[PDB]
Record summary:
The PDB entry is titled "Crystal structure of the methyltransferase-ribozyme 1 (with 1-methyl-adenosine)". RNA 2; RNA 3; RNA 1: 62 nucleotides with solved positions. Released in 2022, the model rests on X-ray diffraction data to a resolution of 2.8 angstroms.
This record gives sequence, structure tokens and C1' cells, in this order.
RNA sequence: GGAAGCUCUGACCGACCCCCAGCC
RNA sequence: GCUGGGACAACUAGACAUACAGUG
RNA sequence: CCACUGAGAGCUUC
Repeated sequence: GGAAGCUCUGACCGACCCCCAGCC
Repeated sequence: GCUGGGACAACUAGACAUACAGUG
Repeated sequence: CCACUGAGAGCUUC
């Protein structure tokens, strides 16, 4: 340094679909 | 359909747009 | 405003 799985972090932004809770 | 969260996700600089940095 | 580029750290196992 690469591949696979695992844990953690990153000011601001990331819809639909899937899951949980609430509104019902 | 709305609200909160998880997954998506160290991710096509990450659906589109926007934020940061570099070159032109 | 346009084009292109840039994605961390600590493990386990090869």
C1' cells in the first nucleotide's frame, strides 16, 4: 500500500426506495 | 403524506444542486 | 459561473 469483513471520526448538503418510532 | 432516526455512506467529491481544496 | 481532479484513521485475516 491493495482486497475482503469489523469499529470509530469528518463544519455544511445528500431526494425517492427499504427499516423503526410517532402523528393515525 | 408529514415529523424524528437508522440504513444507503469514508460514498460517482460522494442521485441533482450546493459546501471545501487543487489545476485551467 | 464552466471543465477536470482530490475521500480519513485503527484493527483481524490473506
The 2022 paper behind the entry is "Structure and mechanism of the methyltransferase ribozyme MTR1". Ions in the entry include magnesium.